[PDB]
């Protein structure tokens, strides 16, 4: 990249 | 809680 989680900002 | 953009822990 690819799964699936954190932080920030947006955006349903 | 789901997503976009940055960094970003873990697997592959």
């Nucleotide at each position: 990249g690819g799964g699936u989680g954190g932080u920030g900002c947006g955006g349903g | 809680c789901c997503u976009g953009c940055a960094c970003u822990g873990c697997c592959c």
Source information: The RNA has 24 modelled nucleotides. Keywords: A-form RNA, ribose-zipper motif, GU base pair, RNA. The work is reported in "Structure of an A-form RNA duplex obtained by degradation of 6S RNA in a crystallization droplet" (Kondo et al., Acta Crystallogr.,Sect.F, 2013). It was solved by X-ray diffraction to 2.6 A. Crystallisation conditions: Sodium Cacodylate, Lithium acetate, PEG3350, pH 7.0, vapor diffusion, temperature 310K.